[PDB]
Context: bound to proteins that are not shown
RNA sequence: GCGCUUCGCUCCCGGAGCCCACACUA
RNA sequence: GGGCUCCGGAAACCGCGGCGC
RNA sequence: GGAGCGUGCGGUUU
Numbered sequence: 001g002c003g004c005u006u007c008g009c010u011c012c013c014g015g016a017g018c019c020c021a022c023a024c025u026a
Numbered sequence: 027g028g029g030c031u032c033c034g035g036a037a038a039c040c041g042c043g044g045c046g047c
Numbered sequence: 048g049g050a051g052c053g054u055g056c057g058g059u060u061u
Stems, first nucleotide, its partner, number of pairs: 001047005008052004012035009037060003041056002
Other pairs, nucleotide, nucleotide, family: 006053tWS019021cHS021023cHS040057cWW042056cWW
């Protein structure tokens, strides 16, 4: 002197939206 | 009451620190 | 002004 210190995913907390589906037998 | 999706849980710095050339 | 994978801390502009 330059770059990086997290794109994301899982978990918790909180919304909003879909749904409650044993699979229509041609 | 049970699930599934999506949006949250901050962004832009400057100071130190850490990591690598 | 939430935890972890994983390194963070101090001040200012919602």

This is an experimental structure of RNA (guide RNA 2; guide RNA 1; target RNA), with 61 nucleotides shown. It comes from the structure "Substrate RNA Positioning in the Archaeal H/ACA Ribonucleoprotein Complex". Protein in the same entry: Probable tRNA pseudouridine synthase B, Ribosome biogenesis protein Nop10 and Small nucleolar rnp similar to gar1. The structure was determined by X-ray crystallography at 2.87 angstroms resolution and released in 2008. Crystallisation conditions: 50 mM MES, 100 mM NH4COOCH3, 5 mM MgSO4, 1.0 M NaCl, pH 6.0, VAPOR DIFFUSION, HANGING DROP, temperature 303K.